[PDB]
Overview:
Keywords: RNA modification, cryo-EM, ribosome. Shown are 708 nucleotides from a PDB entry: RNA (23S rRNA, nucleotides 1405 to 2142) from Pyrococcus furiosus. Taxonomically the source falls in Pyrococcus (Archaea, Methanobacteriati, Thermococci, Thermococcaceae).
Context: one part of a larger RNA, bound to proteins that are not shown
RNA sequence: GGGAGUAGCAGCGUAGUCGGGUGAGAAUCC
RNA sequence: GAC
RNA sequence: GC
RNA sequence: GGAGGGGCCAGGGUUCCACGGCAAUGGUCGUCAGC
RNA sequence: GUGGGUUAGUCGGUCCUAACCC
RNA sequence: GCC
RNA sequence: GUAACUCGGCGCGGGGGAAAGGGAAACGGGUUUAUAUUCC
RNA sequence: GUAC
RNA sequence: GCGGGGGUAGGUGCGGCAACGCAAGCC
RNA sequence: GGAGGGUGACGCCUCGGGGUAGGCGGAC
RNA sequence: GGCCGAUGAGGCCGGCUAAGCGUAUAAGCC
RNA sequence: GGGGAGUGC
RNA sequence: GUAAUGGCGAGAAC
RNA sequence: GGGUGAAAGCGCGAAUGGCCCCCCCGUUAGGGGGGUUCCGC
RNA sequence: GAUCCCUGGGGCCCGUGAAAAGCCCUCCGGGAAUUC
RNA sequence: GAUCCCC
RNA sequence: GCGAC
RNA sequence: GUAC
RNA sequence: GAGAAC
RNA sequence: GACACAGGUGCCCCUGGGUGAGAAGCCUAAGGCGUGUCGGGGGAAACC
RNA sequence: GGC
RNA sequence: GAGGGAACUCGGCAAACUGGCCC
RNA sequence: GUAACUUCGGGAGAAGGGGUGCCUGCGGGUGCGUAACC
RNA sequence: GCAGGUCGCAGUGACUAGGGGGGCC
RNA sequence: GACUGUUUAAUAAAAACACAGGUCCCAGCUAGCCCGAAAGGGUUUGUACUGGGGC
RNA sequence: GACGCCUGCCCAGUGCCGGUAUGUGAAGCCCGGGUACAAC
RNA sequence: GGGUGAAGCAC
RNA sequence: GGUAAACGGCGGGGGUAACUAUAACCCUCUUAAGGUAGCGAAAUUCCUUGUCGGUUAAAUGC
RNA sequence: GACCUGCAUGAAUGGCGUAACGAGGUCCC
RNA sequence: GCUGUCCCCGGCCGGGGCC
RNA sequence: GGCGAAACC
Numbered sequence: 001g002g003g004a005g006u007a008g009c010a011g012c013g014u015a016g017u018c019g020g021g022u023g024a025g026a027a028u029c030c
Numbered sequence: 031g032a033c
Numbered sequence: 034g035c
Numbered sequence: 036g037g038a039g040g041g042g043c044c045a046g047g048g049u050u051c052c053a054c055g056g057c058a059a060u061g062g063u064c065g066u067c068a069g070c
Numbered sequence: 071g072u073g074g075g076u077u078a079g080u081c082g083g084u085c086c087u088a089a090c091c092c
Numbered sequence: 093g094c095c
Numbered sequence: 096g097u098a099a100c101u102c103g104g105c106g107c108g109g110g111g112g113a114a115a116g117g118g119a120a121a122c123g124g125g126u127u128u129a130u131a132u133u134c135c
Numbered sequence: 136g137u138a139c
Numbered sequence: 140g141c142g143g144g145g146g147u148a149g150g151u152g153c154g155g156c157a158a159c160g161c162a163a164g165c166c
Numbered sequence: 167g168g169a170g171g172g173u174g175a176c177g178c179c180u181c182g183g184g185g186u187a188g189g190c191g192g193a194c
Numbered sequence: 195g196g197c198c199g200a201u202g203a204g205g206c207c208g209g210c211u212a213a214g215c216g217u218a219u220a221a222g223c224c
Numbered sequence: 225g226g227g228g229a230g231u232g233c
Numbered sequence: 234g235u236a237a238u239g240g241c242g243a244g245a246a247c
Numbered sequence: 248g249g250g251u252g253a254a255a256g257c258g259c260g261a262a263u264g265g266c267c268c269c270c271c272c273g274u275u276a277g278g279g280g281g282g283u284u285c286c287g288c
Numbered sequence: 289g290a291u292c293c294c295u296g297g298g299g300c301c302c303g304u305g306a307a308a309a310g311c312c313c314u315c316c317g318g319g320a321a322u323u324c
Numbered sequence: 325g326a327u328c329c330c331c
Numbered sequence: 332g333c334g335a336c
Numbered sequence: 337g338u339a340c
Numbered sequence: 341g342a343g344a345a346c
Numbered sequence: 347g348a349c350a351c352a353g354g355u356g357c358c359c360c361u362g363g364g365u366g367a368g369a370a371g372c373c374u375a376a377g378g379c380g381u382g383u384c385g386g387g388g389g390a391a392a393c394c
Numbered sequence: 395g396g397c
Numbered sequence: 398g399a400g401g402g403a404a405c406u407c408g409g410c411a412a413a414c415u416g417g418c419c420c
Numbered sequence: 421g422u423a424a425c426u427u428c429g430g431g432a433g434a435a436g437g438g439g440u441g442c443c444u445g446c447g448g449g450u451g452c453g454u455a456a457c458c
Numbered sequence: 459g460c461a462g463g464u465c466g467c468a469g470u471g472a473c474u475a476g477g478g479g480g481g482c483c
Numbered sequence: 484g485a486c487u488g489u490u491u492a493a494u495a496a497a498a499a500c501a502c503a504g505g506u507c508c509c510a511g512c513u514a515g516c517c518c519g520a521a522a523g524g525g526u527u528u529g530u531a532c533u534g535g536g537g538c
Numbered sequence: 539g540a541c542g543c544c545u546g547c548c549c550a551g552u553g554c555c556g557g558u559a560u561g562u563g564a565a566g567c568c569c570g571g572g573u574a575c576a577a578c
Numbered sequence: 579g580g581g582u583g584a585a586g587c588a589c
Numbered sequence: 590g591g592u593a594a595a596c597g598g599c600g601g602g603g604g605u606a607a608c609u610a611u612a613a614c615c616c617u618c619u620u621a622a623g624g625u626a627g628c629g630a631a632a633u634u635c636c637u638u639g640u641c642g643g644u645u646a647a648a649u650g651c
Numbered sequence: 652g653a654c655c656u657g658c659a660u661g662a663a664u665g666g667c668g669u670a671a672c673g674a675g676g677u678c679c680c
Numbered sequence: 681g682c683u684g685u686c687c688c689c690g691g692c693c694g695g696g697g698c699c
Numbered sequence: 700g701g702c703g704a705a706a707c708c
Base pairs, nucleotide, nucleotide: 001708002707008702009701016033017032018031020030021029034379035378040360041359042358047340050339051074052073053072054071056070060068061067079139080138081337083336085117086116090111091110092109093107094106095104096102121137122136124135125134140333141332143331144330145329146328150324152161153160154159165319166318167316168315169314170313171312172311173310177300178299179298180297181296182295183294184293185292189288190287191286192285193284194209195207196206197205198204210264214259215258216257217256222251223250224249226247232241233240265283266282267281268280269279270278271277301305346354362374363373364372365371384700386699387698393696394695395693396692397691398689400687401686404685409682417440418439419438420437425430427540441464442463443462444461445460446459448458449457450456465469478680479679480678481677482676483675484672488500489499505538506537507536508535509534510533515526516525517524518523541668542667543666544665546599547598548597551596552595553592554591555590557589560588561587562586566582567581568580569579571578601618602617627660628657639654640653641652643651644650
Other pairs, nucleotide, nucleotide, family: 003706tHS004705tHH005006cHS005703tWS006704tWH007703tHS008062tWS010695cSS012343tWW022026tWH023025tHS023066cWS026066tWS027384tWS028063tWW035039tWS036038cWS036376tHS038040tHS038361tWH038376tWW043356tWW044341tHS049051tHS049076tWW057068tWH059070cWS068069tSS069344tHS074129tWS075076cWH078081tWW078338tWH079120tSS082114cSS086308cSS087113tWH087307cSS089112tHS095105cWW096521cSS097099tHS097100tHS103522tSS113116tHS116306cWS117308tWS122212cSS126131tWH137213tWS147162tWS147326tWH148163tSS148164cWS148325tHS150321tSS151322tWH152163tWS156225cWS158249tWS161163tHS162326tWS164320cWW174309tHS175308tHH181236cWS184254tSS186290tWH187289tHS199203tHS211261tWS211262tWH212261tHH213260tHS218254tWH219253tWH221252tHS221295tSS227246tHS228245tHS229241tWS229242tHS229244tHS230242tWH235237tHS236297tWS237297tWS240245cSS253294cSS262264tHS291369tWH301303tHS303305cSS340345tWS342355tWH344381cWH347351tWS357359cHS366370tHS371473cSS392697tHS398684tWH399688cWW402683tHS402685tHS403409tHS403410cWH403411cWW403683tWH405685cSS406408tHS415476tHS416475cSS421435tHS422434tHS423432tHH424431tHS426429tWS427429cHS427669cHS430670tSS451455tHS466468tHS481651tSS485671tWS486502tHS490497tWH491495tHH491496tWH503539tHS505594tWS510514cSS511530tSS512529tWW514527cHH519521tHS519522tHS540669tHS544662tWS545663cWH548621cSS549595tWH558559cHS558560cHS558588tHS563585tHS572577tHS573576tHS598622tSS600619cWS601602cWH603617cWW604616cWW605614tHS613614cWS624625cHS624661tWS625662tWH626661tHS629655tWS630637cWH630639tHS630656tWW631633cHS634636cHS645647tHS648650cHS650678tSS662665cSS684688cWS
């Protein structure tokens, strides 16, 4: 290199939503 | 910050 | 909500 | 919620605090962090 | 990445001895 | 350490 | 004692051996971004 | 600040 | 805890039948 | 300076008594 | 006192006290 | 210290 | 007299 | 009748401290006034 | 009203559940002390 | 000359 | 008045 | 020795 | 001081 | 323990209210967390 | 995995 | 989870029944 | 209410049967208590 | 502990919470 | 298989092991049994109601 | 191998213990032969 | 070559 | 020579008592002795799913 | 449960019985 | 006695599977 | 929509 942009990111505690802020950039920061 |  |  | 709370050994050895950041690390992103 | 942070006559080691060791 |  | 030793050993003399055994003595309030029974 |  | 200074108790002091109460000499 | 005594100094099971943290009810 | 509740009933929150020094009883034993 | 009990208290 | 076991002339109640 | 004998409680420490509430200033920064008491299980 | 402190009983062992430093008291000898 | 009081 | 590592 |  | 500091 | 490992070391010491015999289970106060860390969609099946 |  | 109730299976495996307290 | 057996201790919560909520009001135990528990 | 009233299919209503008996090795 | 208990950490938890109880053997101490090359040593700060060795 | 009732016969074999009159039984010692000394 | 000959075997 | 709660062992043929048939009382080799009390198709039984009885409609089970 | 034909049971490598006990194997209601 | 072990399998929920 | 392997060939 092919396997492959595939498996895994479930199981024992399934946890986030709204408005605002920051920032070039926000599901994940406040 | 509220739920 | 745990 | 008789512990996922409070305290503190051994072990770890700066991982503690503030400010300034996201090339790499963080099972995704990240302006966040024991980076 | 750059700067900092651990202040004791009373807390603990320091003293005694046990199993044991040199 | 002596033995 | 062992060929001998950094090896094995009784008895005498000395020393060590516990940060949960024994064991002198401090407790509130406040202070720092981070230490406090320790700083005021 | 008050004690040992 | 150690050391020092000034006093005091004691060295030479008492109350209780008693259990005991007492500052109750120093090295 | 020495000696003696006490304390340091102790297992397991179980129960009574006293007390304190903590908790509950009422008033203001 | 304060908050909520209906400026009703009621509920909730705060009403705290270290070492050290002085001080004595209980059981037990005398 | 005082006190001196049992057909027991 | 104790919750119970118990104490008394080798000295009990009080 | 008395002696000795614990944990505790009580007094000082100690209300100028901590906690709760209220008011004036509030542009930033600040300054004051109140209470903090009892019973029972 | 404690599993947190103090204090007493009782029971069990073919099982007996540490030592020393330190601290307190008492007693023996020795030394100094009188305007001390 | 203190196991008692003050510094 | 002093109280070390 | 004392941060965490 | 541990279902991220052993 | 090769790890931000569901193990082990340390659950080593401590625990408000109600129900209840209870340090049980369930709910809840304080305290903590949304980091036992990839999210979004769906009659979107079979099968586990 | 559960009713 | 109707009716049956171990006919399943090596074997009632698993699940189900009972459940605290008082008399 | 409770069997065989038994080492007399047990088996044993053998087996089996009845009851259980809420409201109203009384009685009892300990207690000074109309406090608290049963 | 007692008496009475009353509701539901169900009153240890959730949670907690034995199934039992008879032979043999 | 008496019981409570223990075991092959990582395919066996048992009827396997242990157990109190029974019985046998050695030994009076410088003993009996055992370690070691020796010196010395364990049982032994012990003494037959004891120490050691089988079932 | 709790507990209750019991635990019979066999010592020829293999073990262990005691004896060992008698046989065998190594070195050492003694005697004879041998070796001018020994080996043998 | 012979005698003495412990333990052990034989018994 | 003692010793088996030391290691171990504890056999094998014929006929009968024919009040039928079949059993041990019985007589012959044989060893140290011939397995006693108990238990037995047993976690021990090859034949074997032994035989009989109970359990089932039916039983290599119990 | 019983019989005994015990291939190849048996008395401290114990024999038989046994209450209580057991995440032991086994049959039935 | 009890029951989806079975006659004889059928529904529902949460997590994967799927995008 | 993202991170992003291995057994094996």
It was solved by electron microscopy to 2.59 angstrom. Rfam match: Archaeal large subunit ribosomal RNA. The literature on the family includes a 2001 paper in Science by Yusupov et al., "Crystal structure of the ribosome at 5.5 A resolution". The family is grouped with related families in Rfam's "LSU clan". The work is reported in "Pan-modification profiling facilitates a cross-evolutionary dissection of the thermoregulated ribosomal epitranscriptome" (Garcia-Campos et al., Cell, 2025). The entry has 60 different proteins, among them Small ribosomal subunit protein uS7, Large ribosomal subunit protein eL39 and Small ribosomal subunit protein uS5. It comes from the structure "Structure of P. furiosus 70S ribosome grown at 95 degC".